Context: bound to proteins that are not shown
RNA sequence: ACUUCAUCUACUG
DNA sequence: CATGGTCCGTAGGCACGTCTGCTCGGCTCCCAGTAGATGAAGTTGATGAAGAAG
DNA sequence: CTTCTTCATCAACT
DNA sequence: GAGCCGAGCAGACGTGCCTACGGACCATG
Numbered sequence: 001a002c003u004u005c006a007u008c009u010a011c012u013g
Numbered sequence: 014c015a016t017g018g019t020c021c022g023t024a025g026g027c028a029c030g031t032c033t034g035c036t037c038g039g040c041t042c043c044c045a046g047t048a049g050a051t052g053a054a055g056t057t058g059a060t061g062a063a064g065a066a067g
Numbered sequence: 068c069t070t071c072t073t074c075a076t077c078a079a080c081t
Numbered sequence: 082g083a084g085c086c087g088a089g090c091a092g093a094c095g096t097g098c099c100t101a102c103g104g105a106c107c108a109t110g
Base pairs, nucleotide, nucleotide: 005052006051007050008049010047011046012045013044014110015109016108018106019105020104021103022102023101024100025099026098027097028096029095031093032092033091035089036088037087039085040084041083054081055080056079057078058077059076060075061074062073063072064071067068
Other pairs, nucleotide, nucleotide, family: 009048cWW030094tWW034090cWW038086cWW041084cWS042082cWW065070cWW066069cWW
C1' cells in the first nucleotide's frame, strides 16, 4: 500500500 | 299600655374554590440479515464571446 | 476597426 | 390503531359565608 448518503421495494429466518 | 324602633338572627343569594367528568395532543408500535434501483435541481441573471456591421 | 447586438453558457437560488 | 396517558377548559355544582327581612325585646312617652 483501499471504493459516499439517503429513500423505496423485494426477499431470508 | 301602646306603639315604635332597633337589633339579632334564619333564610336566600352569590361566589369561591374544588372537584369532577369530556375532550385533545404526543408517543409507541420484534430481532437479525441479503439484494437491487433511484435520486440527490432546475431557472434566472450576468458576463463574455462573436460577427457583422457599419 | 470598433461599436453594438445577439446568443449562449455558466453560476447563484429557491 | 390502539390505548393509555397528562393537561385543561368549562362547567357546574355544591357548600359556605355574608347580607337582608322579620320577630322579639327593651325602652319610652
Solved structure of RNA, together with DNA, 110 nucleotides shown.
The entry has 15 different proteins, among them DNA-directed RNA polymerase II subunit RPB3, DNA-directed RNA polymerase II subunit RPB4 and General transcription factor IIF subunit 1.
It comes from the structure "De novo transcribing complex 17 (TC17), the early elongation complex with Pol II positioned 17nt downstream of TSS".
The structure was determined by electron microscopy at 2.94 angstroms resolution and released in 2023.
The entry also models zinc and magnesium ions.
The reconstruction used 371,634 particles.